[PDB]
Context: one part of a larger RNA, bound to proteins that are not shown
RNA sequence: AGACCUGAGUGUGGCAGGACUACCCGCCGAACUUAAGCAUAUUACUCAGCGGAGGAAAAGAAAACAACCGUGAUUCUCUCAGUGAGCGGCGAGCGAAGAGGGAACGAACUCGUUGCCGAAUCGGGUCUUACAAGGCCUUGAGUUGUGGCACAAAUAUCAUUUCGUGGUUGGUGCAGGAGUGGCGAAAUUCAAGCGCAAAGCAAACCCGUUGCUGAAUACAACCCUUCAUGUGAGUAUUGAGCCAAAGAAGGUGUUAGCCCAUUGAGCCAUAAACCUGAGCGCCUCAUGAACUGUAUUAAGCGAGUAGCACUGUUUGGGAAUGCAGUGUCAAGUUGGCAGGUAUUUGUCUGCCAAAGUUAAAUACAGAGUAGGAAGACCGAUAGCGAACAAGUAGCGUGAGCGAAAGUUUGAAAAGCACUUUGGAAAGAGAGUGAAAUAGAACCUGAAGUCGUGAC
RNA sequence: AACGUGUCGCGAUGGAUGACUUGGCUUCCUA
RNA sequence: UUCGUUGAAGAACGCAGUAAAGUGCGAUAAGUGGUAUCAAUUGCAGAA
RNA sequence: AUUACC
RNA sequence: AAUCUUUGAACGCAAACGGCGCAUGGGAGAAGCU
RNA sequence: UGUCAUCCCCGUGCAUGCCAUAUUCUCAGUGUCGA
Numbered sequence: 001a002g003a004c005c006u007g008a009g010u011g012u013g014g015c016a017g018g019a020c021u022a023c024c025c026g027c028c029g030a031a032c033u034u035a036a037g038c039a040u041a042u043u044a045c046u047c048a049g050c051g052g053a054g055g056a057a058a059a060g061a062a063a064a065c066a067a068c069c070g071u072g073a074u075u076c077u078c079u080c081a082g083u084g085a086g087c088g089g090c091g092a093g094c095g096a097a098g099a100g101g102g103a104a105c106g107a108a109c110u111c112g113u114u115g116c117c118g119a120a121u122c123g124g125g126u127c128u129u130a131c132a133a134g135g136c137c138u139u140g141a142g143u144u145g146u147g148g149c150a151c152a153a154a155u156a157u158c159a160u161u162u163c164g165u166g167g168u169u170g171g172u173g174c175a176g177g178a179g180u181g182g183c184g185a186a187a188u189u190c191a192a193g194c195g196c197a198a199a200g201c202a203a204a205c206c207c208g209u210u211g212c213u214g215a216a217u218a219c220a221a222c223c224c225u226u227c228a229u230g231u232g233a234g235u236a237u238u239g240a241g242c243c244a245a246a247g248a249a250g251g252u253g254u255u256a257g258c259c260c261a262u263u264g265a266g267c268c269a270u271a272a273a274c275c276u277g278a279g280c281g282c283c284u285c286a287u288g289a290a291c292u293g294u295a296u297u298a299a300g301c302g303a304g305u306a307g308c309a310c311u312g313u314u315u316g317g318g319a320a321u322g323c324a325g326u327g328u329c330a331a332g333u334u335g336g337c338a339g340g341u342a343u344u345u346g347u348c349u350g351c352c353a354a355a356g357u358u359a360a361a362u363a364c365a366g367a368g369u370a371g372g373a374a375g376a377c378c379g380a381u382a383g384c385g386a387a388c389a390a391g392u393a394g395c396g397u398g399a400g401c402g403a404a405a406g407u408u409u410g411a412a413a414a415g416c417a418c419u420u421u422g423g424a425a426a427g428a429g430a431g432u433g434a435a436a437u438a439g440a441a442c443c444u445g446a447a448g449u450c451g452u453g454a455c
Numbered sequence: 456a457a458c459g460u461g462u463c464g465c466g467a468u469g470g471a472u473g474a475c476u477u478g479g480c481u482u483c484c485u486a
Numbered sequence: 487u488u489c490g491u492u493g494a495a496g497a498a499c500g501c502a503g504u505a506a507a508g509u510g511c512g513a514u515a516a517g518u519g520g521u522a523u524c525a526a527u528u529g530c531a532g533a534a
Numbered sequence: 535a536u537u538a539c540c
Numbered sequence: 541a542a543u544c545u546u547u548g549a550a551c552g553c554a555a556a557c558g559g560c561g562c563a564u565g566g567g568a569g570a571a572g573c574u
Numbered sequence: 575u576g577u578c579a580u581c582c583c584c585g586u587g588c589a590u591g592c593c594a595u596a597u598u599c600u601c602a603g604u605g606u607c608g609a
Stems, first nucleotide, its partner, number of pairs: 002607003005603001007601003010596007018489001023054001024052004034041001038089001064071002075103004086094002108357003111302001114150004120146001121141002123138004154296002159292001161290002170283001172281002176275002180269004188239001189256001204225001209220001241258001250260002307328007335352005369486007377479002394401002406475001408474001415442001418429004443473001448468008496547003499512003503530002518541005552560002561588007569578001
């Protein structure tokens, strides 16, 4: 002096972490409590703790149930059943399953093995309308096996040929449907505001009657005298008309089917960029049949697994229900597991673990995300802590804690111009308005307490 | 008398109550 | 129909002619764009 | 121009 | 459809620093110098 | 008249871990072997 193996380094191409957690999945995991004490037990296989996904998760296609005339993935529901099961200081308490009626369900599938193939695979290119269900170049992965096909001593497997077109392609084009764009609804601001009529209420200002001081005065109240005064009519009563529209029950100065908004059966239909059967349209791509001959044969089908022993937990599961840890550790369809009392010996029945995916029915109002709809609910000390600039102000070194607060004036701010007393505020006047005796610390304005006036 | 009562009318404080309620809560639903 | 390395949730500071809070937004800052609607916004300036 | 949406 | 500051999983390093770098462009500003 | 000196802005990239990967992009090993 090179391959391979095992590792590096950065270059590219990516990913993971974080948030959320109502539901869901794994692990962990209490105690208060109950047992009228308490340690088993119960609470509870719960709270907290760690972790992890989804729109659901999980489970799921029988190593299932049964013992029947058998049923046939999972899940959920009623039910079996608070159980003549059962576990339990057999106490307190606990506590399922098959079956049955249902919901759902065109629900089933694919790896590994096996046999037949043996790179037909994968990835980087590239070529094509992006066509990567294909073309054609690629050691670049890969033979330490990618991919294809067949399913049983029973079937028909397996190859050519001949002959039908199949939403799965992939490129694409447009038409619909089905999502929505938007559009738009019928009728009174109807008539009178009281037909012979009736035509005012307040102390608005005035002056008689009244109570108490050696006594009249100071007192109290009416008769003579003034203007003040009826917010907005969805009321009320009359005529009407509208109704596939009278509640999607709201708005408007008061109680509106008519004043307004709504709402309707449809239409310009909207992009037909989502998909409805495809009406399609082609460009390509595969894969469907009639078959000539004929084979597969090997069956084998998941090992620190199942089991067992221990001891720890769990369970209604009790001579183990599940699990875990350690020791042990198989068998091979002359099989294995399950058949709820242990063991051995037999039979029988079901099933075929130790690989994998899988919709729906089910849980959840947490992201209200988007859209909502409702109520014999609460009505501002209630209802969320929060009807309001509420997880705010404020508190705590911090983890955390956490309010009060409807100005609800009026229909309209018309929010009191202006005069003058005050240094200005405030007051007295005016003025606004239906009310100011509704003046922003404003609807009502209670109790409590207080004030002065009277008795 | 004064104060203290005490009943009544009127005020003040107070912010209950009623009436209202673009909030809460609860239930359900469509994606 | 279910957020984030294509920089989330959270909080920080900002932004209005006049704005403290809040809402909205981010130095395109109380919004720019698109469509679709019609004449306001409104305390009062301003502005086809 | 405001409002609404994207 | 965009814009989307400083942070934060926060990820150049740090952090009571609105701090500090390493690349990499481009864009100011200038003294020399063309 | 312009050209980039430090200085100073603007922007991108630069975390760790992992996966893939690189026309024969570089390497390590008394791992294996061979020329």

Background:
The PDB entry is titled "2.8 Angstrom cryo-EM structure of the large ribosomal subunit from the eukaryotic parasite Leishmania". Shown are 609 nucleotides from a PDB entry: RNA (26S alpha ribosomal RNA, nucleotides 3 to 457; 5.8S ribosomal RNA, nucleotides 1 to 169) from Leishmania donovani. The work is reported in "2.8- angstrom Cryo-EM Structure of the Large Ribosomal Subunit from the Eukaryotic Parasite Leishmania" (Shalev-Benami et al., Cell Rep, 2016). The entry is indexed under Leishmania donovani, ribosome, the large ribosomal subunit, eukaryotic parasite. It holds a match to the Rfam family "Eukaryotic large subunit ribosomal RNA". Its family is annotated with structural constituent of ribosome and ribosome in the Gene Ontology. The family has 88 seed sequences and 107,465 matches in Rfam 15.1. The sample was in a buffer at pH 7.6. The entry has 40 different proteins, among them ribosomal protein L13e, ribosomal protein L23 and ribosomal protein L28e. Released in 2016, the model rests on cryo-EM data to a resolution of 2.8 A.